[PDB]
The depositors describe the entry as "yjdF riboswitch from R. gauvreauii in complex with chelerythrine bound to Fab BL3-6 S97N". An RNA structure (yjdF RNA (R. gauvreauii)) with a sequence from Ruminococcus gauvreauii, in which 122 nucleotides are resolved. It was solved together with Fab BL3-6 S97N heavy chain and Fab BL3-6 S97N light chain. It is bound to 1,2-dimethoxy-12-methyl[1,3]benzodioxolo[5,6-c]phenanthridin-12-ium (CTI). An Rfam search finds the family "azaaromatic riboswitch aptamer (yjdF RNA)" in it.
RNA sequence: GGACAAAGAUAAAAACACAACGUAUGGCGAAACACGUCAUACAGAUCCGGUAGGUAGUCCGGACAUAAACAGCGG
RNA sequence: GCGCUGUUUAUAAGUAACCUUCCUCCUUAGGUCGUCCAUUCUUUGUC
Numbered sequence: 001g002g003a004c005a006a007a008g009a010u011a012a013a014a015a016c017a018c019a020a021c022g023u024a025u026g027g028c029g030a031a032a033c034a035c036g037u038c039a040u041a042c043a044g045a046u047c048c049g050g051u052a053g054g055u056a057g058u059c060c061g062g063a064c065a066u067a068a069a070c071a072g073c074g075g
Numbered sequence: 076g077c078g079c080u081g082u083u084u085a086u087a088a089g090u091a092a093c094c095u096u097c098c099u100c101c102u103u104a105g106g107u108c109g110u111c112c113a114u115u116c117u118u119u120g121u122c
Stems, first nucleotide, its partner, number of pairs: 002122008017058002022042008044064001046063005053112002056090001065086010094109001097106003
Other pairs, nucleotide, nucleotide, family: 010114cWW012112cSS013054tSS013055tSS014055cWH015091tWH016091tWS017088tWS018087tHS019043tWS020022cHS031034tWS051056tWH075076cWW095108cWS096107cWW
């Protein structure tokens, strides 16, 4: 030089697409509400674990948050 | 109508479709392996 093996440091890392119909506030339309239109905001790309070596905003599980329906209690 | 508490569901479409391995008579299906990266260098053990 070379082979097998363990332990490190370092690097890498998932296709395609990702929707304001609608709601809220405000302006305007001969316009208190409704309606039409325009502007702005709002759609869980949150956190943790796992996916058997590793890579998740989107997989799997749990938590939190937000919305809706339903059950129960109070005044 | 209002307040509080609990439970359930939802939080895109889509890990759908496509490519693709294995298994099962859900077989004109169901489930399941895969799809990306794995570079460069260091130390030690034994031949």